[PDB]
RNA sequence: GCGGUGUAAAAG
RNA sequence: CUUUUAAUCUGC
Numbered sequence: 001g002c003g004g005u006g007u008a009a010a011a012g
Numbered sequence: 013c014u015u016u017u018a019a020u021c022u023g024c
Stems, first nucleotide, its partner, number of pairs: 001024004007018006
Other pairs, nucleotide, nucleotide, family: 006019cWW
C1' cells in the first nucleotide's frame, strides 16, 4: 500500500 | 433500526 470483518459516524 | 462512509486492526 490493498482486501475484509468488528466497529464509529451521518441521515432518515 | 438500516444503509452508506470511515478510522483502525490484521494478512501479505